The depositors describe the entry as "Structural insights into human co-transcriptional capping - structure 4". Shown are 92 nucleotides from a PDB entry: RNA, together with DNA. Among the 15 different proteins in the entry, which are not shown, are DNA-directed RNA polymerase II subunit F, Transcription elongation factor SPT5 and DNA-directed RNA polymerase II subunit RPB9. Ions in the entry include zinc. Primary citation: Garg et al., Mol.Cell (2023), "Structural insights into human co-transcriptional capping". The sample was in a buffer at pH 7.4.
Context: bound to proteins that are not shown
RNA sequence: ACCGGAGAGGGAACCCACU
DNA sequence: CAAGCTTTATTGAGGCTTAAGCAGTGGGTTCCAGGTACTAG
DNA sequence: CTAGTACCT
DNA sequence: AGCTTAAGCCTCAATAAAGCTTG
Numbered sequence: 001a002c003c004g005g006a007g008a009g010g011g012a013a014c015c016c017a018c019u
Numbered sequence: 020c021a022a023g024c025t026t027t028a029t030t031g032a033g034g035c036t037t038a039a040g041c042a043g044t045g046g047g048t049t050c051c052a053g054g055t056a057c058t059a060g
Numbered sequence: 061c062t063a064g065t066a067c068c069t
Numbered sequence: 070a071g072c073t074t075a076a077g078c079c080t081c082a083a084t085a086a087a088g089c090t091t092g
Stems, first nucleotide, its partner, number of pairs: 010051008020092022052069009
C1' cells in the first nucleotide's frame, strides 16, 4: 500500500489392509 | 524363694487376590446433545 | 396448538 | 486370552514374659 500471499484442515473410536 | 512347668501374648515365617505390561505405519467409517422450557406465529 | 429454538443436565 | 511378579493380606509354629508349683 486497496486486505497484510490469509495455507495450521477438530478429535476420538472401530474396521480393513500393507511390510 | 526358686528352678521348672504351664499359660499367653508374640512375633517371625508360610499361603491367597491384583495391577500392568503385551512389535511397528497408513486408509475408511461413525459418533460426538438430548430433554425440557418458554415463547411466537 | 404446535413449532422453533434457547437454556439445563 | 492368558501369563507373571511383586505386593498387600491371612494363618501357624517357637518363645520369652507371667504366674503357678512343688522342691